[PDB]
Molecule: ggPAN RNA (39-MER); ggcA9 RNA (12-MER)
RNA sequence: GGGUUUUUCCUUCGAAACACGAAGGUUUUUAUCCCUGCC
RNA sequence: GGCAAAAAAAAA
Numbered sequence: 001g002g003g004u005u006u007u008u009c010c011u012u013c014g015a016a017a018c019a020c021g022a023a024g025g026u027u028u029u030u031a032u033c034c035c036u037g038c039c
Numbered sequence: 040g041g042c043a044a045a046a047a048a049a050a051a
Base pairs, nucleotide, nucleotide: 001035002034003033009025010024011023012022013021014020026051027050029048030047039040
C1' cells in the first nucleotide's frame, strides 16, 4: 500500500445540543490483526 | 491471464 475485525470522529434527519435511533461521510494510528493456497 | 483464500483493535 491493499484488507479483515473493532472502536471513536463528522454530516443530514427522527419533535432530538447530551443520551437513544435512522441514513450517510473520507481520513489514519498500531513490532497491539490478515495479506495465502490452487489451473 | 483465471479462480480460491485469509484476518485483531484505537482515533479524527